Record summary:
Solved structure of RNA with a sequence from Homo sapiens, 17 nucleotides shown. It comes from the structure "Crystal structure of human Roquin-2 ROQ domain in complex with Roquin CDE RNA". The structure was determined by X-ray diffraction at 1.6 angstrom resolution and released in 2015. It was solved together with Roquin-2. Crystallisation conditions: 20% PEG8000, 100 mM Tris, 200 mM LiCl.
[PDB]
Context: bound to proteins that are not shown
RNA sequence: UAACUUCUGUGAAGUUG
Numbered sequence: 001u002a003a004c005u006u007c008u009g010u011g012a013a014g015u016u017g
Base pairs, nucleotide, nucleotide: 002016003015004014005013006012007011
């Protein structure tokens, strides 16, 4: 240092707040 969920991620999307 927002929490969680899915996912073959040098990463995505979704739910909630």